Context: one part of a larger RNA, bound to proteins that are not shown
RNA sequence: ACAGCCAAGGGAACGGGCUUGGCAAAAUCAGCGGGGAAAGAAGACCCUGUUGAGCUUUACUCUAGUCUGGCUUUGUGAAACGACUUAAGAGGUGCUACUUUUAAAGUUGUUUUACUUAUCCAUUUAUAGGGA
RNA sequence: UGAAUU
RNA sequence: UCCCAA
RNA sequence: UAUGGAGACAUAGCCAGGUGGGGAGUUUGACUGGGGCGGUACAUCUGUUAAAUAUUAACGCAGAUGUCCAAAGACAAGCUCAAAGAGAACAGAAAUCUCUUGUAGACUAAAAGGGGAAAAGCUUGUUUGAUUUCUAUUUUCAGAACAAGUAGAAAACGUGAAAGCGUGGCCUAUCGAUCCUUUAUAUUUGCAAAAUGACGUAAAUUACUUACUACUGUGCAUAUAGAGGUGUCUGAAAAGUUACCACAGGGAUAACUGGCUUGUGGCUGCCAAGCGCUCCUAGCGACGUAGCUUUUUGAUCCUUCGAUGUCGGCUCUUCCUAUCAUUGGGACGCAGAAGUCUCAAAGUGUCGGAUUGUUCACCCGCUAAUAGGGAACGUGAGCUGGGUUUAGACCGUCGUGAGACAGGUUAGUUUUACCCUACUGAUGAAUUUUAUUAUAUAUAUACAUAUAGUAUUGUGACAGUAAUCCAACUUGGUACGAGAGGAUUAGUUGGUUCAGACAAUUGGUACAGCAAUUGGUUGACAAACCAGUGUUGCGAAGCUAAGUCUGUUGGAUAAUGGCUGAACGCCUCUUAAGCCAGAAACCAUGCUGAUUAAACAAUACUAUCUUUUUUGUU
RNA sequence: UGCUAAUGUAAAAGAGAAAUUAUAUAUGUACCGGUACAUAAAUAAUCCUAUCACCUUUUUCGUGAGCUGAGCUGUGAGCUAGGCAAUAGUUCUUUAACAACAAAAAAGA
RNA sequence: GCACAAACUGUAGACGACUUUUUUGCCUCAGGGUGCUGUAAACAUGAAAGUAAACUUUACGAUCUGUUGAGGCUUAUCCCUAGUGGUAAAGUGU
Numbered sequence: 001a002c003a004g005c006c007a008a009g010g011g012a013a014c015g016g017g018c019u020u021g022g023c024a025a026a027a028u029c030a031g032c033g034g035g036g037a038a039a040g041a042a043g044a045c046c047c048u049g050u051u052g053a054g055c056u057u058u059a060c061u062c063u064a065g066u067c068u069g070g071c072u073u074u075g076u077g078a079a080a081c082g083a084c085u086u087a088a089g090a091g092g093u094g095c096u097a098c099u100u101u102u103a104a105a106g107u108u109g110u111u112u113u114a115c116u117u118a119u120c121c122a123u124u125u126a127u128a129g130g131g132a
Numbered sequence: 133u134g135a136a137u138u
Numbered sequence: 139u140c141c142c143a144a
Numbered sequence: 145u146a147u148g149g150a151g152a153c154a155u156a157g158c159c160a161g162g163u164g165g166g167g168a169g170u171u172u173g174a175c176u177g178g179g180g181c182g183g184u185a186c187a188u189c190u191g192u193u194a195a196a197u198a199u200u201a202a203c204g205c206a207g208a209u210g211u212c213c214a215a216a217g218a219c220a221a222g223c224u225c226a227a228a229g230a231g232a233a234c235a236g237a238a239a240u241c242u243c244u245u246g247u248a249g250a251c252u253a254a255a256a257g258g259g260g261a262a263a264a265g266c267u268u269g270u271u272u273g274a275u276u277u278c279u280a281u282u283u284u285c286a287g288a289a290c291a292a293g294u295a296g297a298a299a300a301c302g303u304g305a306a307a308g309c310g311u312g313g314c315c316u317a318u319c320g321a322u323c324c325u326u327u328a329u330a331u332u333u334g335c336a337a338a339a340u341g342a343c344g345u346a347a348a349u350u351a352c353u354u355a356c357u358a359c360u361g362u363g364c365a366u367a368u369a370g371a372g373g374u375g376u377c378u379g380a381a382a383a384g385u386u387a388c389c390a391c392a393g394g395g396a397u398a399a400c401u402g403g404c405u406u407g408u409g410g411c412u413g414c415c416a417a418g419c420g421c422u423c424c425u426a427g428c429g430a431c432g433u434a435g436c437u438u439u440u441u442g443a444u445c446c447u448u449c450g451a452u453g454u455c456g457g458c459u460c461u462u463c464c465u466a467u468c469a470u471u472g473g474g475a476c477g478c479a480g481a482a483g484u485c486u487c488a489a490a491g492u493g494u495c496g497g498a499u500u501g502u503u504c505a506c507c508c509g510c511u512a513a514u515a516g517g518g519a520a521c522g523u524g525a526g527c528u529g530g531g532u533u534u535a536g537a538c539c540g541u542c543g544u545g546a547g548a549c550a551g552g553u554u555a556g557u558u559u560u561a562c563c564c565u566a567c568u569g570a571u572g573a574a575u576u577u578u579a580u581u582a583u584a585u586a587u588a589u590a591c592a593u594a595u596a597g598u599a600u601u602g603u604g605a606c607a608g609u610a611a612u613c614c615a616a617c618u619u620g621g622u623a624c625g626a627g628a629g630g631a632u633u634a635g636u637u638g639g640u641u642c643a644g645a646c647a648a649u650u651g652g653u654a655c656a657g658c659a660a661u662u663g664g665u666u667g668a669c670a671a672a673c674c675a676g677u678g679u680u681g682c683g684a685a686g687c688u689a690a691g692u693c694u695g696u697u698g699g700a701u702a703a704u705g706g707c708u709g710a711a712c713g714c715c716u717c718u719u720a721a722g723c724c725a726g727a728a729a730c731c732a733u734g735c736u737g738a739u740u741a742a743a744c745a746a747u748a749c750u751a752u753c754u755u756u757u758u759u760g761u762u
Numbered sequence: 763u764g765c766u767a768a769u770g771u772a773a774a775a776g777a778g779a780a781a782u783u784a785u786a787u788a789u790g791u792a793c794c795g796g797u798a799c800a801u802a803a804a805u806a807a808u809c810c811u812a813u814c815a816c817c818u819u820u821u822u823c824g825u826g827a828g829c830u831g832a833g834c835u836g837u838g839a840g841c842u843a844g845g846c847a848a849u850a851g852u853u854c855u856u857u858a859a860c861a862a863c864a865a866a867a868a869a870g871a
Numbered sequence: 872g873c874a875c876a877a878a879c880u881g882u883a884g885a886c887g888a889c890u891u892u893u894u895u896g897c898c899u900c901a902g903g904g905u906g907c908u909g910u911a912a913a914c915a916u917g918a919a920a921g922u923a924a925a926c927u928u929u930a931c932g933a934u935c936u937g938u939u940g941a942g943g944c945u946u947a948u949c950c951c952u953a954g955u956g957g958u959a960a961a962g963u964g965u
Stems, first nucleotide, its partner, number of pairs: 002016001005022005027571005034565003038560002046394004051390002053386004059170005065163008075115011087102005094095001119150005131141001173186001174184002182203001187209006210377001211253001212313002217271007225249001227245006251260002254318001256316003275299009288378001301310003324372006333365003344356004402446001403444001405442001407441001409437006418428002455530001456528003460522001461519005468493003471488006495509003499505001536554004540549003578594003583588003596750008606737004611641001613639006624629001642695005650689004657682005662675005697732003704725004754869008769861003776810001778809002787803001788801007816845003821840006830831001872965004877893002881889001896958003900954001901952004906944003913938003917935002921931004
């Protein structure tokens, strides 16, 4: 689906129909929930997928934010300090070479600062040259 | 819880 | 309140 | 600069390192007697399983592997070991010395098995072939790889030097593609119109000369050869979690019934060592051994995953017997009274509560005993929803975390019958391939009868079935007993439970009906009405119980006891014939239904109508 | 118009058949459940059974009907005497039983 | 020739079905019975806690008593009565 009485057996190891049995007589009217393994709807359980998603981490790989450095925008000056080179002394070794202290001279890096034109901020109806 | 203008 | 002060 | 303030530092831009689950994208194996935990049976090697070629597996069994070795590799030469006895102050008795006996009982790195004694063992000598190049191939196998081998060959050697033997390890086990990286190697190459040794070597030189040369910049790229690694071992750069979840599938796979099995649970046996005063068996029964059941739990994964509603309780019925009580009995270690084992027996009964989510459990009380079980673990379109088991919440443990917890706890929608059947009750035609247990006047007759319609009386196949237990007293303070105690039995009176009715009478019951009264409304008055039955008191009637009545005995028997009586001269209840008594069991009786018999009889009255013959029903 | 004359047989074909308990013995009959004497015993391996047409001559007997047990007639059965039947051209179901009905007449409450 | 119908019944009932009756009845009311309730309205030249208005009288007053076991209600599924008035359709199957 088609349907619709049962018992037992076997059978996908629990049959409404199968097999052997029980049996079996219209049409109906009212109830009921035994059974229809009744209906709902590709069980939310569970398992499987090299399908997912949410959530988390010291899973892998990134990344906004953020911190920090460099370079540019980015101008104008001053001072102080370290490193490097050469000399002289001290400590040590085999014209020569090593280790350490002093030069303040040269070369080089840094830290502090003044100026304001770049720049940034505030202010007001841009409403008082300056001292007493 | 005064005012301050032609 | 005060000096040089339109 | 209008005025202050900060100022080439900030800041901003661009690079760069860090920080960075805030945000993003993604991963979170396989085998697996479910999955996870656990293990590795995922690459391999041995013996066994393996079924006498070969093949062969399981989370089969017994195991082993990821090395070690300039010697433990190679060849030659020499030797013989473990052990036993007898000897030597030290190893009898912490790793010795000698002789004799010694077939391997030693040893052979490990790992187990094979093989191995003028050696593959042990000792010693000399050594580095643990080499370069190349095949045919064998193992595993698609007859691909790799890896492991075998037999050779082209070289150069080593050793013995003498044949020979040596391409690692006595044999079976000791391991890794492509891309990538890295270093070896070449009289071989490239880096794309050209060149980089070198004007090298010769000549020539009025020069932009001409020949001739095997081996030529950095860097990069190759080709060939190794090595660095892939053990989830023919080779992804990879963690957790979801009881908030979604989706694709799954009975190829868990949790549920059922099913097989019945280990385990439960129940019955047989035996005879003991126990039972004496005594194997009245009652028992060890040490053993045999079954039965599915009333336990497993083992299981056959059935169902496009849904068979997952516990318990309630309600309600039916079936079983493995009998707890009740009946009839048998046995007894049964004096009586108790009581125990037991047979025919499922006829009949099997309760009130406390505590629990609870099966189970554990008490208390009655009792006649408060037996054990089946029915989809009886019973969710019967209910209930307390528990296990959605999402909220809580505490503990565990987890960094999210979260987890067959840990505790509180809170949490239980959907549909109007279908068919079933069953309960209610109607109801229709029924000649059907019937007939007789009919007719000591005689007949189915080869015969039977319309129909109403109605009464009935028949009764068949189906159903019902009554039940207790107490007291009298028997009888008797039997029995030593006493203490103390009855099987009947009889009588009462009650319980279940059933069937009934309602006189008590109680229960009110929108029959009278009376009362609150609020409001109709002028008062009576009369009334309104408040989903305004609310009280009485309440006939009809229902009803907590009220009342009523609730058989025959037959054939079972268990069991006997009788007669053989088999068997005697004996025997008969598992020979023949018999008998004997139970709450069984069938009638009784009682209920009987469109359960598609059943039927007798009687009463009746339907244009009945009877005989002829023709027809092509 | 639905019709208004109206058909069906699961069984015909000789559809033939009267003990009775048994059945490791019965039944009668005679005696007084018993005694005695008979009879059956392969039983349906049986018995019954029926096709002698016709009409005419003759004889007997059963039974019905009318008259008031006798006579006659009818019907059924036998005996006696006669000469008389048929054939559808070889078989192709042997249309032979039972039951129901419709019409036509005759008779009935 | 009955039955069905129809009305009536109620010992029956969801509805069918059932019990009935349809003129020596039945229904209908009424009367009477039996009851159930609890003493009606009405009237009193009645009483009554007090009240007001005369100087023991007249107005007003919940209430109670009398007339008064009164008044009501009592078949629908009560009882009796042939007491009243009623007692139809005329349909359908064989």

This is an experimental structure of RNA (28S ribosomal RNA, nucleotides 2654 to 3786) from Plasmodium falciparum 3D7, with 965 nucleotides shown.
The entry is indexed under RIBOSOME.
The sample was in a buffer at pH 7.5.
Primary citation: Sun et al., Nucleic Acids Res. (2015), "Dynamical features of the Plasmodium falciparum ribosome during translation".
It comes from the structure "Cryo-electron microscopy reconstruction of the Plasmodium falciparum 80S ribosome bound to P/E-tRNA".
The entry has 73 different proteins, among them 40S ribosomal protein uS10, 60S ribosomal protein uL23 and 40S ribosomal protein eS6.
The structure was determined by cryo-EM at 5.8 angstroms resolution and released in 2015.
An Rfam search finds the family "Eukaryotic large subunit ribosomal RNA" in it. A reference for the family is Cannone et al. (2002), "The comparative RNA web (CRW) site: an online database of comparative sequence and structure information for ribosomal, intron, and other RNAs", BMC Bioinformatics. Its Rfam clan is "LSU clan". Gene Ontology terms of the family: ribosome and structural constituent of ribosome.